[PDB]
RNA sequence: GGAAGCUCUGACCGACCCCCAGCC
RNA sequence: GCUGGGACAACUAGACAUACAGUG
RNA sequence: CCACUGAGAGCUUC
Ligand code: GUN
Numbered sequence: 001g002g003a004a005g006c007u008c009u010g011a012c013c014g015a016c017c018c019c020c021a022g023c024c
Numbered sequence: 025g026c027u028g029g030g031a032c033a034a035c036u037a038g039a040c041a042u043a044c045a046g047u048g
Numbered sequence: 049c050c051a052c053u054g055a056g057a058g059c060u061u062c
C1' cells in the first nucleotide's frame, strides 16, 4: 500500500426506495 | 403524506444542486 | 459561473 469483513471520526448538503418510532 | 432516526455512506467529491481544496 | 481532479484513521485475516 491493495482486497475482503469489523469499529470509530469528518463544519455544511445528500431526494425517492427499504427499516423503526410517532402523528393515525 | 408529514415529523424524528437508522440504513444507503469514508460514498460517482460522494442521485441533482450546493459546501471545501487543487489545476485551467 | 464552466471543465477536470482530490475521500480519513485503527484493527483481524490473506
Ligand atoms: N458534495 C460532496 N461532498 C460534499 C460535502 O461534504 N458537503 C456538501 N455541502 N456537498 C458535498
Stems, first nucleotide, its partner, number of pairs: 002062007013038001014035001018030006044054005